[PDB]
Context: bound to proteins that are not shown
RNA sequence: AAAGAUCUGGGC
RNA sequence: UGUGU
RNA sequence: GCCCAGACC
Numbered sequence: 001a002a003a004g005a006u007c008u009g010g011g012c
Numbered sequence: 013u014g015u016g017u
Numbered sequence: 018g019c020c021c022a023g024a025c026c
Stems, first nucleotide, its partner, number of pairs: 004026001006024007
Other pairs, nucleotide, nucleotide, family: 005025cWW
C1' cells in the first nucleotide's frame, strides 16, 4: 500500500 | 526515531 | 450493527 465477497473468532 | 545515557 | 484478526473465493 491494502478492492468486491463468504465463513469463524474476538473487541466495543 | 516516544531509540536504547 | 461497527471495528479487528485468520482462512477461503